[PDB]
Context: one part of a larger RNA, bound to proteins that are not shown
Molecule: Tethered rRNA, nucleotides 2026 to 2755
Organism: Escherichia coli
C1' cells in the first nucleotide's frame, strides 16, 4: 500500500513527546492544500536535448626588481639634498655630484622680451603657481611578468639481438613421377639427313610429405592472443631455405621501387641540452558592507572575431549660472500633400509635317510630329507648397549644477525586437540595409490558458491594516447567476477567400400600389410559308443571312428536348380564378460552403453555455511589491544649533551587469611581553545557549592530557565548486 512530476516552501489535522499542570513552550514527525521548470561558462537569445562536473580530505593563480609620472601624505623650506667611500659602524664624516628658481631664435645669438620677417597691424612664445627629500598608493618601462595549454627548428649524443642488403663459413630438402637430350646398337644418306634397338638420365618439367607462404570462408572482437584457430589453399633441387660470426648510421642508410624498413612508433630514428621555445586562439580566477552608474557609433587600417583617435562613464579639480521645460519675438525652406508652365510623356475627342503601296502632282484601309477638348504621371520631374521640425532675441518656476575648462582610470567598436518613415525582394518570410521613438540586454510584480521585445507598472526593511490602474466577475476560481434596451440557432461564438447565394434583421425609398401589385389553378399559343441558303434530309433548334406582310387576346421566320424532319412539349405572350399587396435599386447584425491528412478530441483552457451569446445605457467588487497606515535604518542639501557633534529637524533618494569611488571582516608571524593565563585541563574534537548588518564574537556539556596569549603597531607563500586540475580513500 487509489496513488502522477528540480522534492521545498506558506498554511497546516496529527499525533509523539517531556514540559510547564497545562498554557497553545519544547523538541519529533507531518495526513491535506495554495505556489513553484538545478548550477557554471559562452552569448542578441537558454529548463534545456549548448559545454563541465562520481564523492570526500589535502595541495593549487595578478609577484619582485629596477626606473619614471600623478595623488595623498610629513618634513623642510626661493633651497634642498648626498654617492662611492671613511667609518669607532642603524653615529659622525664625506658637497663628487643633481633639480628649481628664465625666456625667444636651426644656429650663430639674443633673453622678462625675443626672435620673425626691412618690418610686421604681428605671431608665437613668453614675464605673471614653490621647490625639493622622504613614506603609502594609482599609473607606464624592461625583465618569463595572471596561470595552465602545441605543431615545428638547432646543437651534442646511443642503436642493424626485430627487419633490409651484403660478407665467410656449416646444414637441409620423404615418396612418387616425365624419362629429354645427348650419346650407343638397326635400318636409311654417297656421307649428312633420314629412319628400327640401347643407353641415358636434361630440365628455372609433372603429382605430391616435412618446410616456407598467405587467396577464400566462419568464430573472438573489455578476446586464448596488442593479428589468432578450423576448415580450406600454392611452391616445393633451386632467381631455394636455415644456424653461427662480421659490415653499412638519420636530411643518412637501405632498398626485384610500395613513399616501404631502420627494436610493437618513420613524407626525416630515439636521449639530453638550447628553453618558462611563441601562441591577435580556447578554459579558470577564492571573505563582508555602503555610493553611481554605458555601447554595440563615427573615421583609417596586406583590417574586418584587434587595435587606435573622437562620441559615450566615473572621481577629482576648478569655472560659468551654465543648462534645460514651456509663453512671447525673429527665421529658411521646396518636404508632405496639390501640378503639368518642365521634362519627358500621356493617350484619347478637334487642326494638322513627316514615312510607306499607287496614283508613273491629286490622291491615299496604314501611322503621325507639332497644334486645339481630357488623363495622367513622376524617385533620379514643377512655373505650387502645410503641418512639423531646427538656429537667434524677450518671459516661470524648478531642478541637490543636470553647462564649460583641466586632470586621474576605463570600459566598449558581433545588437534584438516593436512602433512610426523607407530602400531591397513574391508589398515572402523570426529574411536583409538605412532614418526616429519605445523596451531587453544591465530590472523584479500583475493581465493576454503556458508565452525575453505584447498591455500595466521601476521593488531601503517589518508588520494577519486600508484605497485604486489594466483586466475582469456560473464552477472550476475572489469578486456580478447584478441593473436597465437590442439581435442570435451559428454552439456563430469558437479560424480560413474569392465566388456565391431569395437567409434573414432591420431600416428607408422606389416601381406597384385597390384601374388588382406575387403564388396555386384554364385555355389559346397563329396565317405568305417548308423565309431564304447549304445540305439525302435541317419545316423554330448540327449550321448561317434576312428577322419581312396579316387577325387577334396571344403567337418568336421560335430557347431547349426529341426526330435522319416534318409530329410532339414547351419556353415566351395573351384573355379569368386567387386578393394590397408586387419589382430590383440603397444600407446595416448576424446566418449560411469551401473549409480534405496523417499517434487521440485537438481551431472557446476546460467544464460548460441558447444566453453564463454580440450592439445601447447603470452598481460593484475584486483585483498588484502602485498609493496611503505605523515601527525601524541609511545617505545626501539645507536646517538646530551646534560644533573634534550628537542627536530632535529638514527634503530626497536608497532596482542594477562592465567599471569607478568609499568603508570593513578574519588568518600566520615580529615587538609590545621574565606579558599575562593555565596539571584543578591548553591547544584540538565533539553539543548546547546568548549576541552582531556581515564577515563574526561570546559562555557554556563531554572528550581530550601539554601550551596559548591581552592592547597597539608591523610584515605577508592569506581566505577555492567548477580548469576533461593532482594525490590519497570509498
Nucleotide at each position: 500500500a487509489c496513488a502522477a512530476g528540480c522534492a521545498g516552501u506558506g498554511g497546516g489535522a496529527g499525533c509523539a513527546c517531556g514540559c510547564u499542570u497545562a498554557g497553545g513552550c519544547g523538541u519529533g514527525u507531518g495526513a491535506c492544500u495554495g505556489c513553484g521548470u538545478a548550477c557554471c561558462u559562452u552569448u542578441u537569445g537558454u529548463a534545456u536535448a549548448a559545454u563541465g562536473g562520481g564523492u570526500c580530505a589535502g595541495c593549487g593563480a595578478c609577484u619582485u626588481a629596477u626606473a619614471u609620472u600623478c595623488u595623498g601624505u610629513a618634513g623642510c623650506a626661493a633651497g634642498g639634498u648626498u654617492a662611492a667611500c671613511c667609518g669607532a659602524a642603524u653615529a659622525g664624516g664625506g658637497g663628487a655630484g643633481c633639480c628649481g628658481a628664465a625666456g625667444g631664435g636651426a644656429a650663430a645669438c639674443c633673453g622678462a622680451g625675443u626672435c620673425u620677417u626691412a618690418a610686421c597691424u604681428g605671431g608665437g612664445c613668453g614675464u605673471u603657481a614653490a621647490g625639493u627629500u622622504g613614506c603609502a598608493g594609482g599609473g607606464u618601462a624592461u625583465a618569463g611578468a595572471c596561470c595552465c595549454g602545441a605543431a615545428a627548428c638547432c646543437c651534442g649524443g646511443u642503436g642493424a639481438u626485430c627487419u633490409a642488403g651484403c660478407c665467410a663459413u656449416g646444414g637441409g630438402c620423404a615418396g612418387g613421377u616425365u624419362g629429354a637430350a645427348g650419346g650407343u646398337u638397326g635400318g636409311g644418306u654417297a656421307a649428312c639427313a633420314c629412319u628400327a634397338a640401347c643407353u641415358g638420365g636434361a630440365g628455372g618439367a609433372c603429382c605430391g610429405a616435412a618446410c616456407c607462404g598467405a587467396c577464400u570462408a566462419a568464430u573472438g572482437u573489455u578476446g586464448a592472443a596488442a593479428a589468432a584457430u578450423u576448415a580450406g589453399c600454392g611452391g616445393a633441387u633451386g632467381a631455394c631455405u636455415u644456424g653461427u660470426g662480421g659490415c653499412u648510421g638519420g636530411g643518412g642508410g637501405u632498398g626485384a621501387a610500395a613513399g616501404g624498413c631502420c627494436a610493437a612508433u618513420c613524407a626525416a630514428a630515439c636521449c639530453g641540452g638550447g628553453a618558462g621555445a611563441u601562441a591577435g586562439c580556447u578554459g579558470g580566477u577564492u571573505c563582508u558592507c555602503c555610493c553611481c552608474g554605458a555601447a554595440a557609433g563615427c573615421u583609417a587600417u596586406u583590417u574586418a572575431g584587434g587595435u587606435a583617435g573622437c562620441g559615450c562613464c566615473u572621481c577629482g579639480u576648478g569655472a560659468a549660472u551654465u543648462c534645460a521645460u514651456c509663453u512671447c519675438c525673429g527665421g529658411g525652406g521646396g518636404u508632405a500633400g496639390a501640378g503639368c508652365a518642365c521634362u519627358g510623356u500621356u493617350u484619347c475627342g478637334g487642326c494638322a509635317a513627316g514615312g510607306g503601296g499607287g496614283u508613273c502632282a491629286c490622291u491615299u484601309a496604314c501611322c503621325a510630329a507639332c497644334c486645339c477638348g481630357a488623363u495622367g504621371c513622376a524617385a533620379a520631374c514643377u512655373g505650387c507648397g502645410a503641418a512639423u521640425a531646427c538656429c537667434g532675441g524677450a518671459g516661470a518656476a524648478u531642478g541637490u549644477u543636470a553647462u564649460c575648462a583641466c586632470g586621474g582610470g576605463a570600459g566598449a567598436c558581433a545588437c534584438a525586437c516593436g512602433g512610426c518613415g523607407g530602400g531591397u525582394g513574391c508589398u515572402a518570410a523570426c529574411g536583409u540595409c538605412c532614418g526616429u521613438c519605445g523596451u531587453g540586454a544591465a530590472g523584479a510584480g500583475g493581465g493576454a490558458a503556458a508565452c525575453a521585445a505584447c498591455c500595466c507598472a521601476g521593488a531601503c526593511c517589518g508588520c494577519c491594516a486600508g484605497c485604486u490602474a489594466a483586466g475582469g466577475u456560473c464552477c472550476c476560481a475572489a469578486a456580478g447567476u447584478c441593473a436597465u434596451g437590442g439581435u442570435u440557432a451559428a454552439g456563430u461564438g469558437g479560424g480560413a477567400a474569392a465566388c456565391g447565394a431569395u437567409g434573414u434583421g432591420g431600416g428607408a425609398a422606389g416601381g406597384c400600389c385597390c384601374a388588382g401589385a406575387c403564388a396555386g389553378c384554364c385555355a389559346g399559343g397563329a396565317u405568305g410559308u417548308u423565309g431564304g441558303c447549304u445540305u439525302a434530309g435541317a419545316a423554330g433548334c448540327a449550321g448561317c443571312c434576312a428577322u419581312c406582310a396579316u387577325u387577334u387576346a396571344a403567337a418568336g421566320a421560335a430557347a431547349g428536348c426529341g426526330u435522319a424532319a416534318u409530329a410532339g412539349c414547351u419556353c415566351a405572350c395573351u384573355g379569368g380564378u386567387c386578393g394590397a399587396g408586387u419589382c430590383g435599386g440603397c444600407c446595416u447584425g448576424c446566418g449560411c460552403g469551401g473549409a480534405a491528412g496523417a499517434u487521440g478530441u485537438a481551431a472557446c483552457g476546460g467544464g460548460g453555455c441558447u444566453a453564463a451569446a454580440c450592439c445601447a445605457u447603470g452598481c460593484a467588487c475584486c483585483g498588484a511589491a502602485g498609493c496611503u497606515g505605523c515601527g525601524g535604518c541609511a545617505g545626501c542639501g539645507a536646517c538646530g544649533c551646534u560644533u573634534a557633534u550628537g542627536c530632535g529637524u529638514u527634503g530626497u533618494u536608497g532596482g542594477g551587469u562592465a567599471g569607478g569611488g568609499g568603508a570593513g571582516c578574519g588568518u600566520u608571524c615580529u615587538g609590545u611581553a621574565a606579558g599575562c593565563c593555565u596539571g584543578c585541563g591548553a591547544a584540538g574534537g565533539u553539543g548546547u545557549g546568548c549576541u552582531g548588518u556581515g564577515a563574526g564574537g561570546c559562555a557554556u556539556g563531554c572528550u581530550g592530557g601539554a601550551g596559548g596569549u591581552a592592547u597597539c603597531a608591523g610584515a605577508a607563500g592569506u581566505g577555492c565548486g567548477a580548469a576533461u586540475g593532482c594525490u590519497g580513500a570509498c